[PDB]
Solved structure of RNA (23S RIBOSOMAL RNA, nucleotides 2059 to 2914) from Haloarcula marismortui, 749 nucleotides shown. Crystals were grown from: PEG6000, KCL, NH4CL, MGCl2, pH 5.8, VAPOR DIFFUSION, SITTING DROP, temperature 292K, temperature 292.0K. The source organism's lineage runs through Archaea, Methanobacteriati, Halobacteria, Haloarculaceae and Haloarcula. It was solved by X-ray crystallography to 2.7 angstroms. Keywords: Ribosome, Protein Translation, Macrolide binding. It comes from the structure "Crystal Structure of Enhanced Macrolide Bound to 50S Ribosomal Subunit". The entry has 28 different proteins, among them 50S ribosomal protein L18e, 50S ribosomal protein L37Ae and 50S ribosomal protein L2P. Rfam match: Archaeal large subunit ribosomal RNA. For this family Rfam cites "The comparative RNA web (CRW) site: an online database of comparative sequence and structure information for ribosomal, intron, and other RNAs" (Cannone et al., BMC Bioinformatics, 2002). Gene Ontology terms of the family: ribosome and structural constituent of ribosome.
Context: one part of a larger RNA, bound to proteins that are not shown
RNA sequence: UACAUUCCAGUGCGGAGUCUGGAGACACCCAGGGGGAAGCAAAGACCCUAUGGAGCUUUACUGCAGGCUGUCGCUGAG
RNA sequence: GACUCUCACUCCGGGAGGAGGACACCGAUAGCCGGGCAGUUUGACUGGGGCGGUACGCGCUCGAAAAGAUAUCGAGCGCGCCCUAUGGCUAUCUCAGCCGGG
RNA sequence: GACCCGGCGAAGAGUGCAAGAGCAAAAGAUAGCUUGACAGUGUUCUUCCCAACGAGGAACGCUGACGCGAAAGCGUGGUCUAGCGAACCAAUUAGCCUGCUUGAUGCGGGCAAUUGAUGACAGAAAAGCUACCCUAGGGAUAACAGAGUCGUCACUCGCAAGAGCACAUAUCGACCGAGUGGCUUGCUACCUCGAUGUCGGUUCCCUCCAUCCUGCCCGUGCAGAAGCGGGCAAGGGUGAGGUUGUUCGCCUAUUAAAGGAGGUCGUGAGCUGGGUUUAGACCGUCGUGAGACAGGUCGGCUGCUAUCUACUGGGUGUGUA
RNA sequence: GGUGUCUGACAAGAACGACCGUAUAGUACGAGAGGAACUACGGUUGGUGGCCACUGGUGUACCGGUUGUUCGAGAGAGCACGUGCCGGGUAGCCACGCCACACGGGGUAAGAGCUGAACGCAUCUAAGCUCGAAACCCACUUGGAAAAGAGACACCGCCGAGGUCCCGCGUACAAGACGCGGUCGAUAGACUCGGGGUGUGCGCGUCGAGGUAACGAGACGUUAAGCCCACGAGCACUAACAGACCAA
Numbered sequence: 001u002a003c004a005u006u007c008c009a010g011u012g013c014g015g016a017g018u019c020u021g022g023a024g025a026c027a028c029c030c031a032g033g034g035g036g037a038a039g040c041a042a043a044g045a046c047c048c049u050a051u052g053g054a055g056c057u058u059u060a061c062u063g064c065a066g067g068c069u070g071u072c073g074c075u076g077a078g
Numbered sequence: 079g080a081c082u083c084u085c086a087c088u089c090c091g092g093g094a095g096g097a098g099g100a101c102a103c104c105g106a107u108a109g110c111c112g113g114g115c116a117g118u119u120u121g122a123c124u125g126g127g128g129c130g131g132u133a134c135g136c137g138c139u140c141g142a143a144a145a146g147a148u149a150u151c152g153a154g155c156g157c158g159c160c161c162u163a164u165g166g167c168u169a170u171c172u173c174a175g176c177c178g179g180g
Numbered sequence: 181g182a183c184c185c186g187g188c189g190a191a192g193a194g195u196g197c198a199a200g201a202g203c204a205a206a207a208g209a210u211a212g213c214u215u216g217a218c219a220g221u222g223u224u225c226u227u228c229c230c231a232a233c234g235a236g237g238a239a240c241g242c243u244g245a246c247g248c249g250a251a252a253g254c255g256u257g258g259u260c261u262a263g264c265g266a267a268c269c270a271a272u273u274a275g276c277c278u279g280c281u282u283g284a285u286g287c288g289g290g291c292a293a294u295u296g297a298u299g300a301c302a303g304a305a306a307a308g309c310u311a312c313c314c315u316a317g318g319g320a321u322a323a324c325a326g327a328g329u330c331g332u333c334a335c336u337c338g339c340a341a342g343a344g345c346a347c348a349u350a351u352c353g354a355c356c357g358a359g360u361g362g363c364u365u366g367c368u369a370c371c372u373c374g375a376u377g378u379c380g381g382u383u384c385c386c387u388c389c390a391u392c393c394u395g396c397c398c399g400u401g402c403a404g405a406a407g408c409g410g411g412c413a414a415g416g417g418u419g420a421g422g423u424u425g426u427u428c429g430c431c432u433a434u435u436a437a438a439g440g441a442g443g444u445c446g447u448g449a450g451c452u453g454g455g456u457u458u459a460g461a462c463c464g465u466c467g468u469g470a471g472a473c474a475g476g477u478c479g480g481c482u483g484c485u486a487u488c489u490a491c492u493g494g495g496u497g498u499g500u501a
Numbered sequence: 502g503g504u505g506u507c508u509g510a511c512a513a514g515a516a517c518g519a520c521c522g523u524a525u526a527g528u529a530c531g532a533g534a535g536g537a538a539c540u541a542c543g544g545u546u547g548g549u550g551g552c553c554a555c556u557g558g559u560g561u562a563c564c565g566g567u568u569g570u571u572c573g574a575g576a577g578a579g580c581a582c583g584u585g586c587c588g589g590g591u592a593g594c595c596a597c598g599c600c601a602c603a604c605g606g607g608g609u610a611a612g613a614g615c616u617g618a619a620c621g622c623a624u625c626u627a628a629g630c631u632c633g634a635a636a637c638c639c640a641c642u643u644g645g646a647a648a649a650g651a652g653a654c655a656c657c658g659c660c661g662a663g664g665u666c667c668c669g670c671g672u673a674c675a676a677g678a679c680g681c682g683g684u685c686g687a688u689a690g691a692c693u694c695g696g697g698g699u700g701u702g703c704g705c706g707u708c709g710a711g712g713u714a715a716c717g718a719g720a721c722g723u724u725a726a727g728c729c730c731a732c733g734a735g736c737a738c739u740a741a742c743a744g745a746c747c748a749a
Stems, first nucleotide, its partner, number of pairs: 002018002006023005026497007035489003039484002047318004052314002054310004060118005066111008076083003087098004121134001122132002130151001135157006158301001159196001160258002165214007173192001175188006194203002197263001199261003218244009246255003269296005275291005325372001326370001327368003331365001333361006342352002378455002380452003384446001385443005392417003395412006420432003460478004464473003502657006511644004517547008530535001548602005556596004563589005568581005591731001605639003612632004663747004667683005688740003692735004696730004704723005711716001
């Protein structure tokens, strides 16, 4: 996505309306509370991975402002 | 390595002038401090990851299945040296251990 | 156990160091002499089975110069397999090449090699926090649950030492041995990371039996009453309360008894939200710090109009005609 | 085609579980202390289905009391949240109320046994048999002709049995469905009785602490009054009329 009236078991990538074996099943409609569709909603935010990103820290690496200090210029007379 | 001065320059004053003064300010350079700020790095292995450890480079036995090759955070354990002789040659010689005799 | 003599003695000694291997007129010991732990340049193998890959290593040549030996010969370090390091740069060794029209001087560039280290050892110069977080992806990998396992847990059986005044077996029951369950725990990483919501409770439905009560039984250390133990048996029942979020458990009064377990540790498109587990904050401990803690503490959100299926009730049709 | 009554394959149930008490009996048993059972009764509890005379709840039907305010006062009313507040309460619905929910068969388990062999005996077992659980089956209740073997019976009818629409309604109900009546009639309403709920109406008269008087909260009488009713009865007054259609 399609098909789809299911149920109990089994099987299967070990959690099946759809596979297997049985069971059950005349169709359609109304109302209902929501058991299941590992319901719908959002490319899981947890966890790990990426020679990913960002914010923050520091005695991580490397640098840059800033402050202190010497020296030259400004800079002259005894 | 020390001191006086005035004339640049500085500050105070409305001004006269006053205070300071070759210093300071400013320009340049050098040493120190410097997560205040910027850019980054901070590995891998791994019965997930972290901590622990290294099986991250080497050598031997076993694992290893009688050619070769062969894994695990498999079992036992080592190397990152030391030695101028503890190297080399030659001569001479035979060692551990046990027994018997001083 | 000094040293001396003799005898046995293939090797258990020794050979620097792991282990395995080699070695006896030696590869060991002693003595003496010596510097081959030498220079140049290769072949082959190894590193890297097969099959490409560097440094490193080894065996084996050629040349040079030597040492010892009568000589053959032995010596390319220690009997063999570990003891190791790229490019760039520097220092060093001995010759030589070279620097922009030309000569000289200074100071450079180069051919060969030695030494200096990268142990993350085929070589980057390199610390952390994030719960304020963000992105890419992954069930290639953890947390819930499922699945496998069953050491752990639970239950059973076999044997029955032992004790039970005597008496194994009324009752209790060690050791050791064999199992069943899949309720605890652990392991694994099969499923799911483009989402399967977490603990406890609650509500509502079904079930299991390894049975707590009730029914019927057996044994007794069964007089009776009452116990104790065992058998069949899952129809029904198994409740109310105090601390704690608790599960669990401790406690109280009732009771026939107030059993345990499975259902995605049933049950959040049913509830709750007290615990866990974002963003705020404090304490203790740890950290220089950011901040952390399998510690404690206060605060802190619960989406959706049911398509299908399922069932509870209600209808309309067709069939039987 | 139709009406009416059934059948019962299957399906569900826990429709019932448990306890206390009395007699048995101060008995069996026991030195005593203590202390049963069979069986027959009374009750309670949990569960289940139903019902509303009784008790209880509700009862924004209804009646009354009363606060504020607006309609001038009075009378009578509105608003104060789906009743301003308060008291009482019919029907109905309800539980806290009331009613009902075996006895016995059959087959078994564990177990107790009989007969009985293999095995001359013995043996509850191997064949056979008698018993024996709240458990199993039946009994009891509920559903159930779509049970595809799709059922059975009786009657009516095939030009007419029966049904639909329509109309008045509820023992029924979210739509649909279900049930009843329709003049050969009490189906619904009006009216009147009955049966109920409130609690003594408007107005008037007397009384009334006082106050010159006006005025006056309130009391008594009229008044078992007034107001009201989701119920019953009577009663064709009104409305169930008129009428259309399907149909072997």